Shown are 96 nucleotides from a PDB entry: RNA (4.5S RNA) from Escherichia coli.
[PDB]
C1' cells in the first nucleotide's frame, strides 16, 4: 500500500414486508367507589286543604376508575427467525 464485481463487520435514520411491546385516542370487556356542587330517584318526609309541587339519599345509570382479549390506525423503544430490497459510511484485520 486507488475503487471496483461475487463477498464480510459495526453506528445511522429511514421505505416496504408481516409480526411483537407500551402510552394512549378512545373504545370494548371484568373489577372497583358512603356524603363533598351529574341524571333518574322506590319509601320516608316535608310545603299545602286539596289538586298539584319540590328537594333528595340508597340503589342503580353516568361519570373517575382498575386490567386483559380486539381489527387496527397512529408511533417510539426492543431483540433475535427472515431469503432479502433503497442512497452514504469511517476506522482496524483479513479473502477476492
Nucleotide at each position: 500500500c486507488u475503487c471496483u464485481g461475487u463477498u464480510g463487520g459495526u453506528u445511522c435514520u429511514c421505505u416496504g414486508u408481516g409480526c411483537u411491546c407500551u402510552g394512549u385516542g378512545c373504545u370494548c370487556u371484568g373489577u372497583u367507589u358512603a356524603c363533598c356542587a351529574g341524571g333518574u330517584c322506590a319509601g320516608g318526609u316535608c310545603c299545602g286543604a286539596a289538586a298539584g309541587g319540590a328537594a333528595g339519599c340508597a340503589g342503580c345509570c353516568a361519570a373517575g376508575g382498575c386490567a386483559g382479549a380486539g381489527a387496527c390506525g397512529c408511533a417510539g423503544a426492543g431483540c433475535a427467525g427472515g431469503c432479502a430490497g433503497a442512497u452514504g459510511u469511517a476506522g482496524c484485520u483479513g479473502g477476492c

The work is reported in "Cryo-Em Structure of the E. Coli Translating Ribosome in Complex with Srp and its Receptor" (Estrozi et al., Nat.Struct.Mol.Biol., 2011). The structure was determined by electron microscopy at 13.5 angstroms resolution and released in 2010. The source organism's lineage runs through Bacteria, Pseudomonadati, Pseudomonadota, Enterobacterales and Escherichia. The reconstruction used 28,822 particles. An Rfam search finds the family "Bacterial small signal recognition particle RNA" in it. The depositors describe the entry as "Atomic Model of the SRP-FtsY Early Conformation".